[PDB]
Shown are 1832 nucleotides from a PDB entry: RNA (SSU_rRNA) from Leishmania major strain Friedlin. Ions in the entry include potassium, sodium, magnesium and zinc. Lineage of the source: Eukaryota > Discoba > Leishmaniinae > Leishmania major species complex > Leishmania major. It was solved by cryo-electron microscopy to 2.5 angstrom. The entry is indexed under CRYO-EM, LEISHMANIA MAJOR, 80S, RIBOSOME, LM14Cs1H3, snoRNA. The depositors describe the entry as "CRYO-EM STRUCTURE OF LEISHMANIA MAJOR 80S RIBOSOME WITH P/E-site tRNA AND mRNA : LM14Cs1H3 sKO STRAIN". Primary citation: Bora Bhowal et al., J.Med.Chem. (2025), "p -Alkoxy-Substituted Anisomycins with Potent Anti-Trypanosomiasis Activity and Expanded Modes of Action". An Rfam search finds the family "Eukaryotic small subunit ribosomal RNA" in it. Clan: SSU clan. The family has 90 seed sequences and 75,755 matches in Rfam 15.1.
Context: bound to proteins that are not shown
RNA sequence: GAUCUGGUUGAUUCUGCCAGUAGUCAUAUGCUUGUUUCAAGGACUUAGCCAUGCAUGCCUCAGAAUCACUGCA
RNA sequence: GCAGGAAUCUGCGCAUGGCUCAUUAAAUCAGACGUAAUCUGCCGCAAAAAUCUUGCGG
RNA sequence: CCGCAAAAUUGGAUAACUUGGCGAAACGCCAAGCUAAUACAUGAACCAACCGGGUGUUCUCCAC
RNA sequence: GUGAGACGCCCAGCGAAUGAAUGACAGUAAAACCAAUGCCUU
RNA sequence: GCAGUAACACCCAGCAGUGUUGACUCAAUUCAUUCCGUGCGAAAGCCGGCUUGUUCCGGCGUCUUUUGACGAACAACUGCCCUAUCAGCUGGUGAUGGCCGUGUAGUGGACUGCCAUGGCGUUGACGGGAGCGGGGGAUUAGGGUUCGAUUCCGGAGAGGGAGCCUGAGAAAUAGCUACCACUUCUACGGAGGGCAGCAGGCGCGCAAAUUGCCCAAUGUCAAAACAAAACGAUGAGGCAGCGAAAAGAAAUAGAGUUGU
RNA sequence: UGUCAUUUCAAUGGGGGAUAUUUAAACCCAUCCAAUAUCGAGUAACAAUUGGAGGACAAGUCUGGUGCCAGCACCCGCGGUAAUUCCAGCUCCAAAAGCGUAUAUUAAUGCUGUUGCUGUUAAAGGGUUCGUAGUUGAACUGUGGGCUGUGCAGG
RNA sequence: GCCCUUGCAGCCCGUGAA
RNA sequence: AAAGAAACAAGAAACACGGGAGUGGGU
RNA sequence: CGCAUGUCAUGCAUGCCAGGGGGCGUCCGUGAU
RNA sequence: UUUUACUGUGACUAAAGAAGCGUGACUAAAGCAGUCAUUUGACUUGAAUUAGAAAGCAUGGGAUAACAAAGGAGCAGCCUCUAGGCUACCGUUUCGGCUUUUGUUGUUUUUAAAGGUCUAUUGGAGAUUAUGGAG
RNA sequence: UUCCCA
RNA sequence: CGGUGUG
RNA sequence: CUCUAGGAAUGAAGGAGGGUAGUUCGGGGGAGAACGUACUGGGGCGUCAGAGGUGAAAUUCUUAGACCGCACCAAGACGAACUACAGCGAAGGCAUUCUUCAAGGAUACCUUCCUCAAUCAAGAACCAAAGUGUGGAGAUCGAAGAUGAUUAGAAACCAUUGUAGUCCACACUGCAAACGAUGACACCCAUGAAUUGGGGAU
RNA sequence: ACUUA
RNA sequence: GUAUCUUU
RNA sequence: ACGGGAAUAUCCUCAGCACG
RNA sequence: CACGCGAAAGCUUUGAGGUUACAGUCUCAGGGGGGAGUACGUUCGCAAGAGUGAAACUUAAAGAAAUUGACGGAAUGGCACCACAAGACGUGGAGCGUGCGGUUUAAUUUGAC
RNA sequence: CAACACGGGGAACUUUACCAGAUCCGGACAGGAUGA
RNA sequence: GAUUGACAGAUUGAGUGUUCUUUCUCGAUUCCCUGAAUGGUGGUGCAUGGCCGCUUAUGGUCGGUGGAGUGAUUUGUUUGGUUGAUUCCGUCAACGGACGAGAUCCAAGCUGCCCAGUAGAAUUCAGAAUUGCCCAUAGGAUAGC
RNA sequence: GCAUUCGGUCGAAUUCUUCUCUGCGGGAUUCCUUUGUAAUUGCACAAGGUGAAAUUUUGGGCAACAGCAGGUCUGUGAUGCUCCUCAAUGUUCUGGGCGACACGCGCACUACAAUGUCAGUGAGAACAAGAAAAACGA
RNA sequence: UCGAACCUACUUGAUCAAAAGAGUGGGGAAACCCCGGAAUCACAUAGACCCACUUGGGACCGAGGAUUGCAAUUAUUGGUCGCGCAACGAGGAAUGUCUCGUAGGCGCAGCUCAUCAAACUGUGCCGAUUACGUCCCUGCCAUUUGUACACACCGCCCGUCGUUGUUUCCGAUGAUGGUGCAAUACAGGUGAUCGGACAGG
RNA sequence: GCCCGAAAGUUCACCGAUAUUUCUUCAAUAGAGGAAGCAAAAGUCGUAACAAGGUAGCUGUAGGGGAACCUGCAGCUGGGACAUUU
Repeated sequence: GAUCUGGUUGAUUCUGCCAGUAGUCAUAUGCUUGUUUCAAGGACUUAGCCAUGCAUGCCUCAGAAUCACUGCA
Repeated sequence: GCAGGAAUCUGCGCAUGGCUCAUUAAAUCAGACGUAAUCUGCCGCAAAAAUCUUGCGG
Repeated sequence: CCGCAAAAUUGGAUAACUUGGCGAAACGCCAAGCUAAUACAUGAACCAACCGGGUGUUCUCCAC
Repeated sequence: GUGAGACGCCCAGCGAAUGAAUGACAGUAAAACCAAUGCCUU
Repeated sequence: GCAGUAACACCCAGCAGUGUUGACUCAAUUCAUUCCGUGCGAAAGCCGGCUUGUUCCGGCGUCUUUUGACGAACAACUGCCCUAUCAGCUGGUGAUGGCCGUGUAGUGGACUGCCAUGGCGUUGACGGGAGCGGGGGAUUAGGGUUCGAUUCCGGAGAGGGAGCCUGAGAAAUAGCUACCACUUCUACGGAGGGCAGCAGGCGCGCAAAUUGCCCAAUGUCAAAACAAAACGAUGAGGCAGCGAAAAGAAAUAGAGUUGU
Repeated sequence: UGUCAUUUCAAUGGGGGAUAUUUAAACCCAUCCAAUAUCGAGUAACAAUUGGAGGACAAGUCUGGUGCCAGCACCCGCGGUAAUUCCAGCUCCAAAAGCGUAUAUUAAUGCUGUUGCUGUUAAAGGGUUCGUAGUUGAACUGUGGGCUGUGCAGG
Repeated sequence: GCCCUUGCAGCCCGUGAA
Repeated sequence: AAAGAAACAAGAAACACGGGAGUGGGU
Repeated sequence: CGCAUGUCAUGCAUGCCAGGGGGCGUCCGUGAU
Repeated sequence: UUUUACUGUGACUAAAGAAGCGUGACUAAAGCAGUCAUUUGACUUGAAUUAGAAAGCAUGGGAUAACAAAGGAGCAGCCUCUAGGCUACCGUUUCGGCUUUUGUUGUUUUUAAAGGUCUAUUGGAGAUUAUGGAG
Repeated sequence: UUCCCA
Repeated sequence: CGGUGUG
Repeated sequence: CUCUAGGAAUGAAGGAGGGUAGUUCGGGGGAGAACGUACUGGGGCGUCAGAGGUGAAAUUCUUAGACCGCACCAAGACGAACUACAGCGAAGGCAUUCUUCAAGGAUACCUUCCUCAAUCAAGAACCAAAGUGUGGAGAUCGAAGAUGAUUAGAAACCAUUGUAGUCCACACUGCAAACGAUGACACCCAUGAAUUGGGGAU
Repeated sequence: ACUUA
Repeated sequence: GUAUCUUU
Repeated sequence: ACGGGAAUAUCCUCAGCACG
Repeated sequence: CACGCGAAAGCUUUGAGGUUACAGUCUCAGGGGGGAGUACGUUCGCAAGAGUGAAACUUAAAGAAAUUGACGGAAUGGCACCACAAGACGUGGAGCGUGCGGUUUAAUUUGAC
Repeated sequence: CAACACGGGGAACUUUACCAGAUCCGGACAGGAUGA
Repeated sequence: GAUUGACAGAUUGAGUGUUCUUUCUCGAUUCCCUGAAUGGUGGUGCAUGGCCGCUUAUGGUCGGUGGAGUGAUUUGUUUGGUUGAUUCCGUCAACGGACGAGAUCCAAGCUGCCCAGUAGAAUUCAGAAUUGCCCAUAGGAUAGC
Repeated sequence: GCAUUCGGUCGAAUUCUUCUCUGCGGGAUUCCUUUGUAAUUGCACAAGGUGAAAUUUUGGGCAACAGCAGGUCUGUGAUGCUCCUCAAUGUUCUGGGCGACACGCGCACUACAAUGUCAGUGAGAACAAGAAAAACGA
Repeated sequence: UCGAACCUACUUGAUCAAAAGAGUGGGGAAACCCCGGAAUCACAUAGACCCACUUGGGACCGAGGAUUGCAAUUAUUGGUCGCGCAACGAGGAAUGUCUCGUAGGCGCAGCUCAUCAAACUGUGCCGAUUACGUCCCUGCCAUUUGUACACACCGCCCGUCGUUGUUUCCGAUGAUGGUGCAAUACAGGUGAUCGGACAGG
Repeated sequence: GCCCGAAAGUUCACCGAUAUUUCUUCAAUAGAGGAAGCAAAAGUCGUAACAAGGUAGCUGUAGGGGAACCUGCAGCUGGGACAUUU
C1' cells in the first nucleotide's frame, strides 16, 4: 500500500476455475491466560412454555379523621 | 385541647417507561410537505356584568 | 303571594368504622346501623354599566 | 304624516344550531327635474 | 340659494366607516328563532400573614369560554430485495368516478341508495419468496459489495383471535368480556392463570450471565422542596457478580565483575 | 570482538496490608510501606502459550520409530524399509496473553466489468428478414466594434 | 499599416431614426 | 438619445385605490 | 410657534412654502401570436 | 406569453456514529472537559467547523441537451393627425344590470365621453416593383 | 464619360 | 497609350 | 376598358424515401411451351455363349437368345463439358432454349422531398436435408429388409437387390459444421496485380 | 509544396 | 498521354 | 441488321465477390 | 500484404486494427468441467419433435494455440545377407553331447528370459 | 533380438555358494574376574 | 600355574584329546564376560564405483557470437547432385568452432636396404647306387630324344 | 659338349642370398584413357588400362553425444546401508549334491550310404605350446 | 652353483595283440620335437562289398585289462573282443547364417587341464553355386505431413453387461402441516327495542 | 296520589371470535416397480475415436443392431487438396 502466489504440459504461452492470503462490535468451539482500563451479553433454533419473588403509585402551611390509634395537656 | 396520624372517600397518574421484531412492499419508514379536513387533559398567556337566592311576619 | 331586611349560617346521601355475617377458597361476598367533602345535588335579588330588536289602539308636541 | 320625545311591556351573557346580512374599494366626465332631508339665508 | 361637510334626531357634538390569510362559507359583529340534558358556582372550597380588618392583604384550588404549547389522527411529493417455470388485475357482495345523504373528532367508496364504465399493467400490475423501516456497521484508490433482531427515531405486538368499558388520549392487556389452545387450586358446589418487564427455571439448540445491592446519580409520576415524632414509589435506571464478543494500555526482568 | 560459566549490585510490580481513600454501602482504580513509628522475588519455580519447519509461506539433507499401514495433507502432494511432509526427541520459525479450527461475509476478483470483462478456434452472435414499446439520432439563427497604453506578439 | 495578448475609457453595442 | 424613433422590457406597460408609506415616501 | 381652522368636544385635536413636473413603495383591474 | 435537465450560489434539515479544531484524563482506547492565580475569584472560560444520497425550496448562468408546438397560402395584423355621420352598452330561459359630477339619499332624465360602425381626410412606413401583372 | 494601366 | 465597361 | 391574396421560403446531409433513363445488369423469383443426351424398360432389326460383378468370388441374368450392335418408342429425373477464390439472392438457395408476369440492385441526373433515420423485448414472415398428411408420379438411386461374400464373429464396410423415400401439387414441421464457427449501422485506414456491373474521356 | 499535360 | 478487330 | 453497332486498348470513377 | 492487434494460429480499407492513452449507436449471448439442454411445469405441433429450462449430486481440472520428441495399415529420398530377392549349406524329424525349464530330491547352489 | 556350449560354468575331492554332520577362532583391542 | 598339546581306553563316520576317563606336557602366547571388532561366493545391481552389453553400424552430436520468436524453441545442422559417411560440391542469417566419419593403429598380399654356425641354396672334389636285350595276369593315355 | 640318384656318405671344400627370418622404408591415387554417364561450374560415377593389389586395397581394432532403473554386490583388500557372527551364513574336515528323469525348448555332434563304407598305398599344411620356491636334495 | 618336475625324438618291450610299461638322448624353444609324413584328397589298388536298415548307422549294454589321481561306485579316460535284430532310407508348420580363398567341407594347435572337448579362441587345407539388385517382408537414416501419444502405438481410448456404494426423477396407491376463500352454525359485545323487579320526589 | 330514576329479562340490526365442511395455495411425505447420473473398482464382450486409426471425421435428421455403433439423405473442413483447358 491502486500488490498477488501454488495446482492442467515432456517443456511453453493462454483461458479458466480450485486452493492459498488479510479483515469482520461475527458467531460458535478448542487449547491457554499474571496485571489493568473500556464494553456486547437467550436476537438467530421456539412472538416456545413458565414454579417463586419483585416490577405504579402519589399528602403539602394549603380536600375529607370522634381509629373505642399515639404523644402531650 | 395541641401535634402526629392507620384506614377510607376525593383528586391525579397507571395510554409513559421497559421488552420483543411475529406480522408487514401504493404497507411501514426516510427527507420534504399539508390538515383552510380535525381532536387535544396536564402546561403558558388571557377572557368572565346571563341566572329572583336567603332570613324574618300574614 | 305580601311587607321588611341583607357578609347567603343551603340539601340529601355514602365509605372507613360498628353489629350480624355467607363461603373450602376466591385481587369473593351480602344486610342493618352511624358520620364527612374540593364526592354528589341545589343555589345566589340589590349593589351592577354600555349596546340593540320587537311593540302599546299609552300620553306630550309638530305637521294636516 | 320617510313626524319627533317621553313612559309601559316583551326580549337582548359565553358557547352551540338553522336562516338572512356584513367580512370592503380600486375600468368616464359634467348638468338638470321631482320627493324627502341636511345645512346657508329669510 | 348650494358653500361644504366623517357619520349619528339630545343626555358619548370621533364610545371601530378599517379582523386575518397567498386563499376561506374562517375570526368577529347585527337580526330572527332554537338549546330542555347532552354545557357554563364566586367550588356554598382550603391555608396563610399582620394592622387583626359587615371594602385588610397574600398563597392556592376549581367550573365554563378562548389560543399558544405538548401531543394525537388522517393524507402522501420522491425513494426501496428476489422472482415471468407469476401476464393480465379489479368491478354479484365497491372495483374508478358522479349526485343526495349517513357515519366520523374530521376529509374520503369510509358506508346506504341511485347513476356512469371506468381505474391499474412489460417504466413489471397481480401473485409468490425472503424481510420490521431509517440514523448507521463491516470492507473498500475510485466505483462498489454486504450487514443493520439489537441502545436513538418511527411502526407493530403482549399465547392465538375478536369485541369493549373508562378516559383528553387505549380497540389497553401486571383493564374487562367471550371463544380456541394450554394450565393451577378445590371440601367437587366452585374459583383461577398470561415473564416478547427484572432475576430465575424447563425446553430448544453451535449459541448467550445473579431467583444479587440501591434509589446516591439520571429521569417519570404525584396532593409532592429540604428539614423537623416526620426518610413517597420506581428490577425505568444505576452499582457489583458472571463475561478471552470486541477495544486500549501493559509484566514475565535491568545493569555490571571475572573466567571462557 | 559475541556466547557461555560464574559473580555481585540496585530496582519493581504480581501479591499481602492500611491513618485511610473510594462508594448509597461495598468492590475496583488511585496513594503509601512512616510523618516518632508501617511487608515482601534468584532456579526472581512469581517457571508462556498456540500453531508450524517440501512448495505456496518465515523456519532442519538432524536423530530415532513406522513401511501405500497408521496417519498427514485447505491445494499441489507425503507414506509401499535411508520419509526434508506421518508418530516422537532435539533444534528452529511465526504471532504472543493470546493462538488455532468451523461457518458466513468483505477485499483479494477487471471471475458480474457504469468506471471495467469476454464471445473466429478456450464458455458464449440468435438460421434469415420484418417490426412495436425502448435506447440512440446529422447540420444551420452566434466571430460585437472603436480609442489609449502595453506584450521578443506576429507576417 | 494589418492582425493579435493584457488593461483601461467609450458605444442606439448591426443598419437605420433624432 | 431631452422628448420622439428603433431596440428591448410580464421583474413590463396603461389604469386606478389613504382602509397605500409608523398621520399621504422622496424631488 | 402663535395665528388660522372650531370650541356645548381630554378639539389636550388639525395646518403653516407655494407650485407644477417627474422618481418611486403598496394593493387591485386590464394587456406580450 | 416558456419551461425541464445541467451547473454556480443560498435556504431548510435530531443526537449517537463518521471527518475534524482545541485540550499531556500519566500514555492510549476515551471524555468534553478544564486552565490560571490564590482565592471569599479570573478566563466576561471552552465545548470550533464539515460531509451526510435522492426528492423538495429560492435564485444566478445558457454552452450542451430534453419536453411541447409548428409542417409554413394550414397565411393573423401597417401605424398615425383631423373632421364627422349613425350606434348607448351588457345581459337575455327571464327583463333585468348599468361611471362620475350637480349638498346628500331615492326617482325621472339630458350633455358628453369612450368603444363600434361606415365615410372623407392627414402624415409616415411596408421582407419584396400597382407608373405593376393578366385579358 | 467613369475607372484600371503605361 | 491601351484595357474594362455603361452608353 | 376588365380582373388582380399572392415572391419571400435556412440548407438539401458522400442520412433515409420516391422519380426518370439505358426499354441497363444477373444460374434472382413465378407461369407456359419446347429441347438435349443419358439411366431403365419395351418391342423391331442382327448375332450366338456367355454376361455381370470383385482383391478374389458368389448371390444374379442367359440357346425360352442374356450381353453386345443399329435406328426408334414410352416414362420419370437431370441440365455434363463451357463452370471460375465468377454472377444473382435476406438467408435457405439459384445453371438448356424460347415466350411471358411482377419485382431487385448498381450506375447516371443541376428531378422530387425534407429528418421521414439506426437498432431492437413483444409480435410477424421466410427457412437445405430428413420427417409428417392428402393426392399424383415412380425412370434412377435407395434408410428398412432379403441374398451373396469377407471375418474368430460382421444383420458393417464390398457385391446383387429392394420397401419407405427420392420428384410434383397442397398443407405441416422450424431443426443443420442454417459457418466467415466472426450480429447490425456508421467513421478513419498503406501497397501491387486482377475481376463483375454501370458511367466519363480518347 | 504549381495555372491544367 | 493513346490504339486494335469485325462490320447487311 | 434487336446495328448512329459490338468487342477490345489506355486513363478515371461508383458499387460488388475477392487475391498477394 | 504497410501500420497496428493477438496466447498463438492468424486478422488487416473484406479487421480479429484505430482499447488500461480503456467512452460512435443498438442489440444478442457467455461466467471451471460434468450432471444436462436432462427433470418438472408450460406453450406450440397430427406425430416426430421444437421453444423455455433447473436442482440434488459429482469433479481438479476440462479446454485453447503452439514447441520438441515418439508413433502412423500417410508421403518423399536413401540404406542392411543380424532384411529380402537369386541361391547355397543347414536347423526343425533320428540317436547322442551340452545349456535352459519343469518334475523329483536331504540338497538337486545360483545369475541371465 | 540384447537369457538358454553364456557367467570364460568341460564341478569326482578341492573349487562350492547347496544338503547331512563334526571341528577351528582366523572375537584384534579395551575394561573387569581368575592367575608361576 | 592363566593356558597349550597330547599316549592308551570309548566317544565317534573318523589308528579325529571333538569330548570324557586318566596322566604328563607347554607356559603368561592364552583362556573366562562386558562392550567392541572381524570375516562372509549373506541380502539389496531399484543405494553405488568400475567394467561390459544394448539402444546403434548406421552417420550422428554440441557450444560461442549473430539472425528469428512473449516464449518453449529455431537457424547454423536446410534444399539439389554426390559419397558407406552431417563424404563432398553448390546454395544459403548465418559466421566461426569442437567431436564422431575419415585419418591414425594392427595384421594379409608386391617390393628395397639389412641378415644368418637357431634360415637356405648352387657348384667343385672324393664315396657308394641304377645302367639297356628285356613290353605285367589284359597293361591304355600322359614332357624329354 | 657332358645319363641320373644317395637330408646316414650324419665325406670334405668353396662360393653365394633365388627361396626363409625383419626394424625402418617403397607401392595405389580415381593415377591414366573414353567421341561413356553426368557437368552444362563442380563434386563425382561406370567400363577399360597400368599393376602384386583398382576402389574405405582386404580383414580387424578404435569409435561421439544422449540414454536403459539392461548385467555384474559369484573377479578384487571396489563399496553405502543391512543381516549372521563361537553348536556361526566366518573357516576347515568327512560324506552327498550341483550329473538326479513321464516331459518341453535353445545350441551342437553323428548319420541315414555307391559323389559310399572297408583294407591297402601315395603325396602332402599352418597358427601354436613346452620344466619350480627364501621349498627339497648334492 | 646345478638336478628333478614340462614337452618330446630314438630305442626297448618283441623269442609274438592293442593300450602300456621302461631305458637313453635332446630342447628355455627359428637350435630338440622338425625335412613339423594332419585330415579332406589321390591311386590303371587291374582289392572286397552291390541297393540292403546291408560290410550304411554305432546308440545301448556284457566281460578282461591298462592308465590319471589322496579317492573312479553314479561307468574319469584309452585299448581288446562281444552287443549292433536302437532310431535313422533326407525330415510337417516354421527357421539360422552367408557374396570370394567366401559358404560348405576338412583336420590341427592353444585354451579350460592331475585325468577328460560334441565347447570356445585361433590356424591352415580342399574349394563352389548365386547375386553385382530391390524396398515386397523385417528394420535403420533423413525430410514432409497428421496426432486426443509424452510410461511416448506393448500409447491412448468408447459403450453395453455383471458387482457394490450413492444422488435424483417417474410411479397405481398412501398420507401431514401452514396460510387464505366461501358457506353453515354461532360465544360475547355495541346500538336500537320493549320491559319495570326494586328505589325515589 | 302522580311522576322520575333504574336492575333480571324480550326482540331486531350490526361487529364478530370459535369449528364443521368445501375449495384454493404453499411446504414437507410413504411407495411395489421402472429409469437416469455419479462413483469404487488391477471383472466380461468387442474396438467406435485419436495416424487416411485401417470405411476421413463431424453436424442435422430418419431407420436399424448385444454394445460401443452401422446405414440413407443434405451440409461442413474443424481434411487427407489453399494448386493445373489463361

Record summary
The entry has 76 different proteins, among them Putative 40S ribosomal protein S16, 40S ribosomal protein S8 and Putative 40S ribosomal protein S17.